[PDB]
Molecule: Loop A and Loop B Ribozyme strand; Loop B S-turn strand; Loop A Substrate strand
């Protein structure tokens, strides 16, 4: 830096 | 409602103060 | 606490089209 | 439950 997963706050 | 187009707001983060 | 920024160049309200 | 996923976390390159 990229990819996936989880996911805070907020919206829906 | 799904798909397509368009699309802010809120929030988080950074910086400035 | 306030202001500004973008990767938010997003998408999720709102609007449009098709079915 | 679910959709979104600028910080944080885990795994891969």
């Nucleotide at each position: 830096c990229g990819g996936u997963g989880a996911g805070a706050a907020g919206g829906g | 409602g799904g798909c397509a187009g368009a699309g802010a707001a809120a929030c988080a983060c950074a910086c400035g103060a | 606490u306030c202001g500004u920024g973008g990767u938010a160049c997003a998408u999720u309200a709102c609007c449009u089209g098709c079915c | 439950u679910c959709c979104c996923a600028g910080u944080c976390c885990a795994c891969c390159g």